[PDB]
Context: bound to proteins that are not shown
Molecule: Crispr RNA; target RNA
Organism: Lactococcus lactis subsp. lactis
RNA sequence: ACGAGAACAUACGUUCUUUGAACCAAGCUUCAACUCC
RNA sequence: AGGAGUUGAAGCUUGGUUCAAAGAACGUAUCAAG
Repeated sequence: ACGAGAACAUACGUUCUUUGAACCAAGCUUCAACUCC
Repeated sequence: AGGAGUUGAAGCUUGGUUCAAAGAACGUAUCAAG
C1' cells in the first nucleotide's frame, strides 16, 4: 500500500440458392484459259 | 520447230441485341427484460 483485484467480446454459422453467352446473318459479289506471232 | 505473259484483280474483315436478375442483408447465447 492506485474505486482497486481477478476476467480472451468470446462460442455457434458454406457469400450461398436459381440462370444455355445466347438470338438473327449464303465466304459471297463481279470475272470467257485467254491474247499474240 | 513453237515461242512470251497474265498465275489471281477489286470489295466487305463482323453488323445489330440484351451487358449481373431474383433471394437472404446477420441469427442466437451470456449482458438485459421479467